The PDB entry is titled "Crystal structure of LbuCas13a-crRNA-target RNA ternary complex". Shown are 88 nucleotides from a PDB entry: RNA. Crystallisation conditions: 0.1 M HEPES, pH 7.5, 0.1 M L-Proline, 8% PEG 3350. The work is reported in "The Molecular Architecture for RNA-Guided RNA Cleavage by Cas13a" (Liu et al., Cell, 2017).
Context: bound to proteins that are not shown
RNA sequence: GACCACCCCAAAAAUGAAGGGGACUAAAACACAAAUCUAUCUGAAUAAACUCUUCUUC
RNA sequence: GGAAGAAGAGUUUAUUCAGAUAGAUUUGUC
Repeated sequence: GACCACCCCAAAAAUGAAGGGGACUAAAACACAAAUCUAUCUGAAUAAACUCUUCUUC
Repeated sequence: GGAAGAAGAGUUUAUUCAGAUAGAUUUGUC
RNA backbone atom coordinates (compact mmCIF):
# COMPACT_ATOMS: atom_id res chain seq x y z
P G A 1 0.57 5.41 1.31
O5' G A 1 -0.53 4.43 0.75
C5' G A 1 -0.58 3.09 1.19
C4' G A 1 -0.73 2.20 0.00
C3' G A 1 -1.98 1.35 0.00
O3' G A 1 -2.69 2.03 -1.02
C1' G A 1 0.00 0.00 0.00
P A A 2 -4.22 2.10 -1.06
O5' A A 2 -4.50 3.04 -2.28
C5' A A 2 -4.06 4.40 -2.24
C4' A A 2 -3.35 4.78 -3.51
C3' A A 2 -4.07 4.45 -4.80
O3' A A 2 -4.95 5.49 -5.15
C1' A A 2 -1.82 3.78 -4.94
P C A 3 -6.40 5.19 -5.38
O5' C A 3 -6.43 4.70 -6.90
C5' C A 3 -5.22 4.38 -7.58
C4' C A 3 -5.47 3.95 -9.00
C3' C A 3 -6.73 3.15 -9.23
O3' C A 3 -7.79 3.89 -9.79
C1' C A 3 -4.85 1.90 -9.89
P C A 4 -9.16 3.14 -10.10
O5' C A 4 -9.53 2.51 -8.69
C5' C A 4 -10.60 3.07 -7.94
C4' C A 4 -10.64 2.41 -6.60
C3' C A 4 -9.62 2.91 -5.59
O3' C A 4 -10.18 2.90 -4.29
C1' C A 4 -9.33 0.61 -5.89
P A A 5 -11.13 4.07 -3.85
O5' A A 5 -10.11 5.27 -3.71
C5' A A 5 -10.56 6.49 -3.15
C4' A A 5 -9.53 7.55 -3.39
C3' A A 5 -9.75 8.83 -2.60
O3' A A 5 -9.06 8.74 -1.37
C1' A A 5 -9.58 9.33 -4.89
P C A 6 -9.76 9.23 -0.05
O5' C A 6 -9.82 10.79 -0.28
C5' C A 6 -8.61 11.48 -0.57
C4' C A 6 -8.92 12.88 -1.00
C3' C A 6 -9.90 13.62 -0.12
O3' C A 6 -9.21 14.16 0.98
C1' C A 6 -10.55 13.87 -2.36
P C A 7 -10.04 14.65 2.22
O5' C A 7 -10.81 15.92 1.65
C5' C A 7 -10.47 17.24 2.10
C4' C A 7 -11.31 18.27 1.40
C3' C A 7 -12.64 18.59 2.07
O3' C A 7 -12.50 19.57 3.07
C1' C A 7 -13.04 18.11 -0.17
P C A 8 -13.49 19.51 4.27
O5' C A 8 -14.88 19.99 3.64
C5' C A 8 -14.89 21.01 2.63
C4' C A 8 -16.26 21.62 2.46
C3' C A 8 -17.30 21.33 3.53
O3' C A 8 -17.32 22.29 4.55
C1' C A 8 -18.16 20.70 1.46
P C A 9 -18.17 21.99 5.82
O5' C A 9 -19.63 21.85 5.23
C5' C A 9 -20.47 22.99 5.18
C4' C A 9 -21.85 22.54 4.82
C3' C A 9 -22.58 21.80 5.90
O3' C A 9 -22.99 22.72 6.89
C1' C A 9 -22.87 20.66 3.88
P A A 10 -23.66 22.20 8.19
O5' A A 10 -24.87 21.37 7.61
C5' A A 10 -25.56 20.52 8.49
C4' A A 10 -26.86 20.06 7.89
C3' A A 10 -27.50 18.95 8.71
O3' A A 10 -28.57 19.54 9.41
C1' A A 10 -26.75 18.11 6.64
P A A 11 -28.29 20.15 10.81
O5' A A 11 -28.33 18.88 11.75
C5' A A 11 -29.59 18.43 12.22
C4' A A 11 -29.45 17.25 13.16
C3' A A 11 -29.20 17.55 14.63
O3' A A 11 -30.40 17.69 15.36
C1' A A 11 -28.15 15.53 13.85
P A A 12 -30.87 19.09 15.84
O5' A A 12 -31.95 18.74 16.95
C5' A A 12 -31.84 17.53 17.69
C4' A A 12 -33.16 17.20 18.32
C3' A A 12 -34.23 16.68 17.38
O3' A A 12 -34.19 15.28 17.25
C1' A A 12 -35.09 18.49 18.61
P A A 13 -35.03 14.58 16.11
O5' A A 13 -36.44 15.29 16.24
C5' A A 13 -37.60 14.58 16.69
C4' A A 13 -38.81 15.45 16.47
C3' A A 13 -39.34 15.47 15.04
O3' A A 13 -40.22 14.38 14.86
C1' A A 13 -39.10 17.68 15.80
P A A 14 -40.43 13.75 13.43
O5' A A 14 -39.18 14.27 12.64
C5' A A 14 -37.90 13.67 12.81
C4' A A 14 -37.16 13.90 11.53
C3' A A 14 -35.66 14.03 11.59
O3' A A 14 -35.22 12.72 11.86
C1' A A 14 -36.63 15.44 9.95
P U A 15 -33.95 12.14 11.15
O5' U A 15 -33.49 11.04 12.19
C5' U A 15 -32.92 11.42 13.45
C4' U A 15 -31.83 10.44 13.77
C3' U A 15 -32.32 9.16 14.40
O3' U A 15 -31.60 8.06 13.90
C1' U A 15 -30.85 10.26 15.88
P G A 16 -32.31 7.11 12.82
O5' G A 16 -31.38 7.28 11.55
C5' G A 16 -31.04 8.59 11.08
C4' G A 16 -30.79 8.58 9.59
C3' G A 16 -31.50 9.68 8.81
O3' G A 16 -30.64 10.15 7.80
C1' G A 16 -32.10 7.56 7.96
P A A 17 -29.77 11.44 8.09
O5' A A 17 -28.32 10.86 7.93
C5' A A 17 -27.44 10.92 9.03
C4' A A 17 -26.23 10.09 8.73
C3' A A 17 -25.75 9.19 9.85
O3' A A 17 -25.55 7.89 9.32
C1' A A 17 -24.14 10.92 9.33
P A A 18 -26.50 6.71 9.77
O5' A A 18 -26.98 6.10 8.39
C5' A A 18 -26.04 5.77 7.39
C4' A A 18 -26.78 5.16 6.23
C3' A A 18 -27.70 6.12 5.47
O3' A A 18 -27.75 5.84 4.08
C1' A A 18 -28.94 4.29 6.28
P G A 19 -26.91 6.72 3.07
O5' G A 19 -27.65 8.13 3.10
C5' G A 19 -29.06 8.22 3.28
C4' G A 19 -29.55 9.63 3.07
C3' G A 19 -29.07 10.33 1.81
O3' G A 19 -29.90 9.99 0.71
C1' G A 19 -28.65 11.71 3.66
P G A 20 -29.37 10.26 -0.76
O5' G A 20 -28.93 11.78 -0.72
C5' G A 20 -28.68 12.48 -1.93
C4' G A 20 -28.33 13.91 -1.64
C3' G A 20 -27.30 14.52 -2.56
O3' G A 20 -27.84 14.83 -3.83
C1' G A 20 -26.74 15.09 -0.37
P G A 21 -26.94 14.59 -5.09
O5' G A 21 -25.97 15.84 -5.01
C5' G A 21 -26.49 17.17 -5.13
C4' G A 21 -25.51 18.16 -4.56
C3' G A 21 -24.29 18.47 -5.41
O3' G A 21 -24.52 19.50 -6.36
C1' G A 21 -23.62 18.01 -3.20
P G A 22 -23.96 19.32 -7.83
O5' G A 22 -22.58 20.10 -7.82
C5' G A 22 -21.90 20.29 -6.59
C4' G A 22 -20.43 20.46 -6.81
C3' G A 22 -19.91 19.86 -8.09
O3' G A 22 -20.02 20.82 -9.11
C1' G A 22 -18.55 19.19 -6.27
P A A 23 -20.11 20.36 -10.60
O5' A A 23 -18.62 20.52 -11.09
C5' A A 23 -18.12 19.92 -12.29
C4' A A 23 -16.80 20.55 -12.67
C3' A A 23 -16.37 21.79 -11.87
O3' A A 23 -15.00 21.79 -11.51
C1' A A 23 -16.39 22.27 -14.19
P C A 24 -14.53 20.99 -10.23
O5' C A 24 -13.90 22.10 -9.28
C5' C A 24 -14.50 23.41 -9.27
C4' C A 24 -14.24 24.14 -7.99
C3' C A 24 -14.17 23.31 -6.73
O3' C A 24 -13.60 24.12 -5.73
C1' C A 24 -16.21 24.45 -6.78
P U A 25 -12.69 23.45 -4.61
O5' U A 25 -11.47 22.83 -5.42
C5' U A 25 -10.35 22.30 -4.72
C4' U A 25 -9.66 21.28 -5.58
C3' U A 25 -9.58 21.66 -7.05
O3' U A 25 -8.53 21.05 -7.74
C1' U A 25 -10.64 19.61 -6.85
P A A 26 -7.03 21.53 -7.58
O5' A A 26 -6.21 20.19 -7.88
C5' A A 26 -6.74 19.29 -8.86
C4' A A 26 -6.30 17.89 -8.61
C3' A A 26 -6.27 17.04 -9.87
O3' A A 26 -4.96 17.09 -10.41
C1' A A 26 -7.62 16.00 -8.27
P A A 27 -4.78 16.65 -11.89
O5' A A 27 -5.65 15.32 -11.95
C5' A A 27 -5.02 14.05 -12.00
C4' A A 27 -6.05 12.96 -12.10
C3' A A 27 -6.61 12.65 -13.48
O3' A A 27 -5.81 11.75 -14.18
C1' A A 27 -8.40 12.87 -11.99
P A A 28 -5.10 12.22 -15.49
O5' A A 28 -5.10 13.80 -15.37
C5' A A 28 -5.42 14.57 -16.52
C4' A A 28 -5.34 16.04 -16.22
C3' A A 28 -5.98 16.95 -17.26
O3' A A 28 -7.24 17.37 -16.79
C1' A A 28 -3.73 17.59 -16.88
P A A 29 -8.39 17.60 -17.78
O5' A A 29 -9.00 18.98 -17.32
C5' A A 29 -9.74 19.03 -16.11
C4' A A 29 -10.96 19.88 -16.29
C3' A A 29 -12.04 19.34 -17.20
O3' A A 29 -12.87 18.36 -16.62
C1' A A 29 -11.82 21.66 -17.48
P C A 30 -13.87 17.60 -17.54
O5' C A 30 -15.27 18.19 -17.11
C5' C A 30 -16.40 17.35 -17.23
C4' C A 30 -17.63 18.19 -17.21
C3' C A 30 -18.76 17.70 -18.07
O3' C A 30 -19.28 16.50 -17.53
C1' C A 30 -18.57 20.01 -18.32
P A A 31 -20.42 16.42 -16.32
O5' A A 31 -20.21 15.01 -15.62
C5' A A 31 -19.28 14.90 -14.54
C4' A A 31 -19.86 14.08 -13.42
C3' A A 31 -20.27 12.65 -13.75
O3' A A 31 -19.16 11.78 -13.82
C1' A A 31 -21.92 13.64 -12.42
P C A 32 -18.10 11.98 -14.95
O5' C A 32 -17.83 10.49 -15.44
C5' C A 32 -18.92 9.62 -15.73
C4' C A 32 -19.41 8.97 -14.46
C3' C A 32 -20.09 7.63 -14.66
O3' C A 32 -19.13 6.59 -14.65
C1' C A 32 -21.55 9.03 -13.49
P A A 33 -18.76 5.90 -16.01
O5' A A 33 -19.94 4.85 -16.21
C5' A A 33 -20.81 4.53 -15.12
C4' A A 33 -21.92 3.60 -15.54
C3' A A 33 -22.02 3.28 -17.03
O3' A A 33 -21.26 2.14 -17.37
C1' A A 33 -24.09 4.08 -16.30
P A A 34 -21.11 1.71 -18.89
O5' A A 34 -22.59 1.84 -19.46
C5' A A 34 -23.53 0.80 -19.23
C4' A A 34 -24.57 0.82 -20.31
C3' A A 34 -24.05 1.00 -21.73
O3' A A 34 -23.72 -0.22 -22.35
C1' A A 34 -25.80 2.51 -21.37
P A A 35 -23.00 -0.21 -23.75
O5' A A 35 -24.03 0.56 -24.67
C5' A A 35 -25.00 -0.18 -25.44
C4' A A 35 -25.93 0.78 -26.13
C3' A A 35 -25.41 1.39 -27.42
O3' A A 35 -25.49 0.49 -28.51
C1' A A 35 -26.41 3.07 -26.11
P U A 36 -24.40 0.57 -29.65
O5' U A 36 -24.49 2.09 -30.09
C5' U A 36 -24.47 2.38 -31.49
C4' U A 36 -25.50 3.40 -31.86
C3' U A 36 -24.99 4.50 -32.78
O3' U A 36 -25.10 4.02 -34.10
C1' U A 36 -26.03 5.47 -30.94
P C A 37 -23.82 4.05 -35.02
O5' C A 37 -23.77 5.58 -35.44
C5' C A 37 -24.99 6.33 -35.61
C4' C A 37 -24.71 7.81 -35.72
C3' C A 37 -23.38 8.22 -36.31
O3' C A 37 -23.41 8.13 -37.73
C1' C A 37 -23.81 9.52 -34.40
P U A 38 -22.04 8.08 -38.54
O5' U A 38 -21.32 9.42 -38.11
C5' U A 38 -21.48 10.61 -38.88
C4' U A 38 -20.84 11.76 -38.15
C3' U A 38 -19.35 11.96 -38.32
O3' U A 38 -19.06 12.58 -39.57
C1' U A 38 -19.90 12.19 -36.05
P A A 39 -17.79 12.15 -40.38
O5' A A 39 -16.68 13.18 -39.90
C5' A A 39 -17.02 14.56 -39.74
C4' A A 39 -15.90 15.33 -39.08
C3' A A 39 -14.47 14.81 -39.28
O3' A A 39 -13.89 15.36 -40.43
C1' A A 39 -14.84 15.13 -37.00
P U A 40 -12.90 14.51 -41.27
O5' U A 40 -11.60 14.52 -40.34
C5' U A 40 -11.03 15.76 -39.94
C4' U A 40 -9.94 15.57 -38.92
C3' U A 40 -8.92 14.48 -39.23
O3' U A 40 -7.94 14.91 -40.16
C1' U A 40 -9.59 14.29 -36.98
P C A 41 -7.34 13.86 -41.16
O5' C A 41 -6.37 13.04 -40.24
C5' C A 41 -5.13 13.65 -39.88
C4' C A 41 -4.57 12.97 -38.67
C3' C A 41 -4.06 11.56 -38.91
O3' C A 41 -2.81 11.58 -39.55
C1' C A 41 -5.36 11.57 -36.96
P U A 42 -2.38 10.30 -40.35
O5' U A 42 -2.36 9.21 -39.20
C5' U A 42 -1.23 9.13 -38.33
C4' U A 42 -1.33 7.90 -37.48
C3' U A 42 -1.26 6.57 -38.22
O3' U A 42 0.09 6.21 -38.48
C1' U A 42 -3.06 6.53 -36.70
P G A 43 0.40 5.15 -39.62
O5' G A 43 -0.15 3.80 -39.01
C5' G A 43 0.71 2.93 -38.27
C4' G A 43 -0.04 1.69 -37.89
C3' G A 43 -0.36 0.74 -39.02
O3' G A 43 0.75 -0.09 -39.29
C1' G A 43 -2.28 1.03 -37.69
P A A 44 1.19 -0.31 -40.79
O5' A A 44 0.26 -1.50 -41.27
C5' A A 44 0.11 -2.64 -40.44
C4' A A 44 -1.07 -3.44 -40.88
C3' A A 44 -1.36 -3.45 -42.37
O3' A A 44 -0.48 -4.27 -43.10
C1' A A 44 -3.36 -3.11 -41.22
P A A 45 -0.24 -3.98 -44.65
O5' A A 45 -1.66 -4.32 -45.29
C5' A A 45 -1.95 -5.67 -45.67
C4' A A 45 -3.32 -5.75 -46.28
C3' A A 45 -3.41 -5.20 -47.70
O3' A A 45 -2.91 -6.15 -48.62
C1' A A 45 -5.21 -4.40 -46.42
P U A 46 -1.95 -5.67 -49.78
O5' U A 46 -2.97 -5.36 -50.96
C5' U A 46 -4.08 -6.25 -51.14
C4' U A 46 -5.25 -5.57 -51.78
C3' U A 46 -4.96 -4.71 -52.99
O3' U A 46 -4.82 -5.55 -54.12
C1' U A 46 -6.49 -3.59 -51.59
P A A 47 -4.02 -5.04 -55.37
O5' A A 47 -4.94 -3.84 -55.92
C5' A A 47 -5.97 -4.12 -56.88
C4' A A 47 -6.61 -2.85 -57.38
C3' A A 47 -5.68 -1.86 -58.06
O3' A A 47 -5.56 -2.22 -59.41
C1' A A 47 -7.01 -0.73 -56.48
P A A 48 -4.23 -1.87 -60.19
O5' A A 48 -4.39 -0.32 -60.52
C5' A A 48 -5.44 0.06 -61.40
C4' A A 48 -5.66 1.54 -61.37
C3' A A 48 -4.42 2.41 -61.58
O3' A A 48 -4.10 2.55 -62.95
C1' A A 48 -5.60 3.19 -59.73
P A A 49 -2.59 2.53 -63.37
O5' A A 49 -2.10 4.01 -63.07
C5' A A 49 -2.81 5.11 -63.63
C4' A A 49 -2.34 6.40 -63.01
C3' A A 49 -0.84 6.57 -62.85
O3' A A 49 -0.21 6.99 -64.04
C1' A A 49 -1.89 7.17 -60.84
P C A 50 1.18 6.35 -64.47
O5' C A 50 2.23 7.33 -63.79
C5' C A 50 2.17 8.72 -64.12
C4' C A 50 2.75 9.55 -63.01
C3' C A 50 4.20 9.25 -62.66
O3' C A 50 5.08 9.94 -63.51
C1' C A 50 2.95 9.32 -60.69
P U A 51 6.52 9.39 -63.71
O5' U A 51 7.13 9.55 -62.24
C5' U A 51 7.73 10.79 -61.90
C4' U A 51 8.43 10.67 -60.58
C3' U A 51 9.58 9.68 -60.52
O3' U A 51 10.74 10.25 -61.07
C1' U A 51 8.20 9.36 -58.66
P C A 52 11.89 9.31 -61.61
O5' C A 52 12.47 8.69 -60.27
C5' C A 52 13.46 9.41 -59.50
C4' C A 52 13.78 8.65 -58.25
C3' C A 52 14.50 7.33 -58.46
O3' C A 52 15.88 7.52 -58.69
C1' C A 52 12.70 6.98 -57.00
P U A 53 16.69 6.38 -59.42
O5' U A 53 16.63 5.19 -58.38
C5' U A 53 17.61 5.18 -57.36
C4' U A 53 17.32 4.07 -56.40
C3' U A 53 17.68 2.68 -56.88
O3' U A 53 19.07 2.41 -56.72
C1' U A 53 15.54 2.64 -55.94
P U A 54 19.79 1.52 -57.79
O5' U A 54 19.31 0.06 -57.40
C5' U A 54 19.58 -0.39 -56.08
C4' U A 54 18.95 -1.74 -55.87
C3' U A 54 19.22 -2.78 -56.93
O3' U A 54 20.49 -3.35 -56.75
C1' U A 54 16.93 -2.79 -56.40
P C A 55 21.25 -3.94 -57.99
O5' C A 55 20.33 -5.16 -58.40
C5' C A 55 20.61 -6.49 -57.96
C4' C A 55 19.41 -7.38 -58.20
C3' C A 55 19.38 -8.11 -59.52
O3' C A 55 20.22 -9.24 -59.41
C1' C A 55 17.27 -7.17 -59.12
P U A 56 21.33 -9.52 -60.51
O5' U A 56 20.52 -10.41 -61.55
C5' U A 56 19.59 -11.40 -61.07
C4' U A 56 18.67 -11.86 -62.17
C3' U A 56 19.29 -11.92 -63.56
O3' U A 56 19.98 -13.13 -63.75
C1' U A 56 17.18 -10.89 -63.69
P U A 57 21.19 -13.20 -64.75
O5' U A 57 20.47 -13.18 -66.17
C5' U A 57 19.27 -13.93 -66.39
C4' U A 57 18.72 -13.63 -67.77
C3' U A 57 19.77 -13.37 -68.84
O3' U A 57 20.12 -14.61 -69.41
C1' U A 57 18.06 -11.72 -68.95
P C A 58 21.20 -14.67 -70.52
O5' C A 58 20.60 -13.73 -71.66
C5' C A 58 21.33 -13.54 -72.88
C4' C A 58 20.43 -13.17 -74.03
C3' C A 58 21.14 -12.80 -75.32
O3' C A 58 20.26 -12.92 -76.43
C1' C A 58 20.41 -10.86 -74.17
P G B 1 20.86 8.30 -70.50
O5' G B 1 21.77 8.01 -71.77
C5' G B 1 21.24 7.31 -72.92
C4' G B 1 22.30 6.43 -73.52
C3' G B 1 22.98 5.43 -72.59
O3' G B 1 23.27 4.27 -73.37
C1' G B 1 24.61 6.91 -73.46
P G B 2 22.69 2.85 -72.98
O5' G B 2 21.47 2.68 -73.98
C5' G B 2 21.66 2.06 -75.25
C4' G B 2 20.57 1.06 -75.51
C3' G B 2 19.20 1.46 -74.96
O3' G B 2 18.13 1.28 -75.86
C1' G B 2 19.80 -0.71 -74.20
P A B 3 16.77 2.02 -75.58
O5' A B 3 15.69 0.86 -75.74
C5' A B 3 15.07 0.22 -74.61
C4' A B 3 15.01 -1.26 -74.86
C3' A B 3 13.94 -2.03 -74.10
O3' A B 3 12.69 -1.98 -74.77
C1' A B 3 16.00 -3.21 -74.05
P A B 4 11.36 -1.98 -73.91
O5' A B 4 11.33 -3.45 -73.32
C5' A B 4 11.35 -4.59 -74.18
C4' A B 4 11.43 -5.86 -73.37
C3' A B 4 10.64 -5.89 -72.07
O3' A B 4 9.32 -6.31 -72.37
C1' A B 4 12.82 -6.64 -71.64
P G B 5 8.19 -6.22 -71.28
O5' G B 5 8.36 -7.59 -70.48
C5' G B 5 8.59 -7.54 -69.07
C4' G B 5 9.02 -8.88 -68.53
C3' G B 5 8.86 -9.03 -67.02
O3' G B 5 7.64 -9.66 -66.71
C1' G B 5 11.12 -9.20 -67.57
P A B 6 6.63 -8.94 -65.74
O5' A B 6 7.05 -9.55 -64.32
C5' A B 6 8.08 -8.91 -63.56
C4' A B 6 8.75 -9.84 -62.56
C3' A B 6 8.42 -9.57 -61.10
O3' A B 6 7.29 -10.33 -60.70
C1' A B 6 10.75 -9.64 -61.35
P A B 7 6.29 -9.71 -59.64
O5' A B 7 7.21 -9.39 -58.38
C5' A B 7 7.77 -8.09 -58.26
C4' A B 7 8.69 -7.98 -57.07
C3' A B 7 8.27 -6.90 -56.08
O3' A B 7 7.44 -7.39 -55.05
C1' A B 7 10.41 -6.41 -56.87
P G B 8 6.46 -6.38 -54.35
O5' G B 8 7.45 -5.34 -53.69
C5' G B 8 8.03 -5.61 -52.42
C4' G B 8 8.99 -4.51 -52.07
C3' G B 8 8.34 -3.20 -51.66
O3' G B 8 7.97 -3.26 -50.30
C1' G B 8 10.02 -2.77 -53.23
P A B 9 6.78 -2.41 -49.81
O5' A B 9 7.40 -0.94 -49.86
C5' A B 9 8.70 -0.69 -49.30
C4' A B 9 9.00 0.78 -49.22
C3' A B 9 7.81 1.74 -49.20
O3' A B 9 7.41 2.07 -47.89
C1' A B 9 9.24 2.34 -50.94
P G B 10 6.14 2.98 -47.67
O5' G B 10 6.53 4.33 -48.42
C5' G B 10 7.06 5.44 -47.69
C4' G B 10 7.14 6.63 -48.60
C3' G B 10 5.81 7.27 -48.91
O3' G B 10 5.39 8.09 -47.85
C1' G B 10 7.01 7.01 -50.90
P U B 11 3.86 8.14 -47.48
O5' U B 11 3.28 9.15 -48.56
C5' U B 11 3.92 10.40 -48.78
C4' U B 11 3.35 11.02 -50.02
C3' U B 11 1.84 10.99 -50.13
O3' U B 11 1.29 12.08 -49.43
C1' U B 11 2.80 10.23 -52.14
P U B 12 -0.17 11.95 -48.84
O5' U B 12 -1.05 11.89 -50.15
C5' U B 12 -1.76 13.05 -50.63
C4' U B 12 -2.32 12.78 -52.00
C3' U B 12 -3.65 12.05 -52.05
O3' U B 12 -4.73 12.94 -51.80
C1' U B 12 -2.19 11.09 -53.63
P U B 13 -5.73 12.64 -50.62
O5' U B 13 -6.85 11.76 -51.32
C5' U B 13 -7.56 12.30 -52.42
C4' U B 13 -8.07 11.17 -53.26
C3' U B 13 -8.90 10.15 -52.52
O3' U B 13 -10.22 10.62 -52.37
C1' U B 13 -7.40 9.04 -53.94
P A B 14 -11.02 10.28 -51.06
O5' A B 14 -11.69 8.89 -51.45
C5' A B 14 -12.76 8.87 -52.40
C4' A B 14 -13.09 7.45 -52.73
C3' A B 14 -13.34 6.53 -51.54
O3' A B 14 -14.66 6.71 -51.10
C1' A B 14 -11.86 5.48 -53.00
P U B 15 -14.98 6.53 -49.58
O5' U B 15 -14.78 4.96 -49.38
C5' U B 15 -15.68 4.08 -50.04
C4' U B 15 -15.17 2.67 -49.99
C3' U B 15 -15.00 2.07 -48.61
O3' U B 15 -16.24 1.73 -48.06
C1' U B 15 -13.15 1.50 -49.91
P U B 16 -16.37 1.59 -46.51
O5' U B 16 -15.54 0.26 -46.24
C5' U B 16 -16.24 -0.99 -46.14
C4' U B 16 -15.32 -2.03 -45.57
C3' U B 16 -15.00 -1.90 -44.10
O3' U B 16 -16.05 -2.39 -43.30
C1' U B 16 -13.03 -2.40 -45.30
P C B 17 -16.35 -1.69 -41.92
O5' C B 17 -15.21 -2.25 -40.99
C5' C B 17 -15.10 -3.66 -40.83
C4' C B 17 -13.91 -3.98 -39.98
C3' C B 17 -13.72 -3.10 -38.77
O3' C B 17 -14.56 -3.48 -37.69
C1' C B 17 -11.66 -3.34 -39.86
P A B 18 -14.84 -2.45 -36.52
O5' A B 18 -13.38 -2.17 -35.93
C5' A B 18 -12.77 -3.17 -35.10
C4' A B 18 -11.38 -2.75 -34.70
C3' A B 18 -11.26 -1.48 -33.89
O3' A B 18 -11.62 -1.68 -32.54
C1' A B 18 -9.68 -1.42 -35.60
P G B 19 -12.21 -0.45 -31.72
O5' G B 19 -10.91 0.41 -31.41
C5' G B 19 -9.98 -0.05 -30.43
C4' G B 19 -8.72 0.76 -30.50
C3' G B 19 -8.78 2.18 -29.95
O3' G B 19 -8.61 2.15 -28.54
C1' G B 19 -7.71 2.20 -32.07
P A B 20 -9.52 3.07 -27.61
O5' A B 20 -8.67 4.40 -27.50
C5' A B 20 -7.25 4.35 -27.65
C4' A B 20 -6.71 5.74 -27.90
C3' A B 20 -7.63 6.91 -27.58
O3' A B 20 -7.53 7.24 -26.22
C1' A B 20 -6.78 7.19 -29.73
P U B 21 -8.59 8.19 -25.58
O5' U B 21 -8.34 9.55 -26.37
C5' U B 21 -7.87 10.73 -25.72
C4' U B 21 -7.86 11.87 -26.71
C3' U B 21 -9.14 12.66 -26.82
O3' U B 21 -9.28 13.60 -25.79
C1' U B 21 -8.40 12.17 -28.99
P A B 22 -10.53 13.55 -24.90
O5' A B 22 -11.44 14.70 -25.49
C5' A B 22 -10.83 15.86 -26.05
C4' A B 22 -11.53 16.24 -27.31
C3' A B 22 -13.05 16.32 -27.26
O3' A B 22 -13.51 17.44 -26.55
C1' A B 22 -12.39 15.34 -29.29
P G B 23 -14.99 17.41 -26.00
O5' G B 23 -15.84 17.62 -27.31
C5' G B 23 -16.36 18.90 -27.67
C4' G B 23 -17.16 18.75 -28.94
C3' G B 23 -18.58 18.25 -28.78
O3' G B 23 -19.45 19.30 -28.42
C1' G B 23 -17.55 17.02 -30.47
P A B 24 -20.50 19.08 -27.26
O5' A B 24 -21.82 18.69 -28.05
C5' A B 24 -21.94 18.93 -29.46
C4' A B 24 -23.08 18.14 -30.03
C3' A B 24 -24.09 17.58 -29.03
O3' A B 24 -25.07 18.55 -28.66
C1' A B 24 -23.43 15.88 -30.51
P U B 25 -25.91 18.36 -27.33
O5' U B 25 -26.77 17.06 -27.65
C5' U B 25 -28.10 17.17 -28.17
C4' U B 25 -28.57 15.83 -28.65
C3' U B 25 -29.29 15.00 -27.61
O3' U B 25 -30.65 15.38 -27.46
C1' U B 25 -27.71 13.65 -28.73
P U B 26 -31.39 15.10 -26.06
O5' U B 26 -31.57 13.52 -26.03
C5' U B 26 -32.60 12.93 -26.83
C4' U B 26 -32.53 11.44 -26.74
C3' U B 26 -32.75 10.84 -25.37
O3' U B 26 -34.12 10.77 -25.05
C1' U B 26 -30.86 9.85 -26.33
P U B 27 -34.58 10.98 -23.57
O5' U B 27 -34.28 9.57 -22.91
C5' U B 27 -34.59 8.36 -23.60
C4' U B 27 -33.96 7.20 -22.88
C3' U B 27 -34.05 7.25 -21.37
O3' U B 27 -35.29 6.69 -20.92
C1' U B 27 -31.82 6.81 -22.00
P G B 28 -36.14 7.40 -19.76
O5' G B 28 -35.31 7.15 -18.44
C5' G B 28 -35.49 6.00 -17.61
C4' G B 28 -34.15 5.47 -17.18
C3' G B 28 -33.67 5.93 -15.80
O3' G B 28 -34.18 5.07 -14.80
C1' G B 28 -31.91 6.12 -17.39
P U B 29 -34.54 5.62 -13.34
O5' U B 29 -33.27 5.23 -12.47
C5' U B 29 -31.97 5.12 -13.07
C4' U B 29 -30.88 4.85 -12.07
C3' U B 29 -31.21 5.14 -10.62
O3' U B 29 -30.36 4.43 -9.74
C1' U B 29 -29.74 6.79 -11.48
P C B 30 -30.97 3.30 -8.79
O5' C B 30 -31.89 4.12 -7.78
C5' C B 30 -33.20 3.63 -7.43
C4' C B 30 -33.12 2.18 -7.02
C3' C B 30 -34.30 1.67 -6.20
O3' C B 30 -35.34 1.19 -7.04
C1' C B 30 -32.20 0.83 -5.37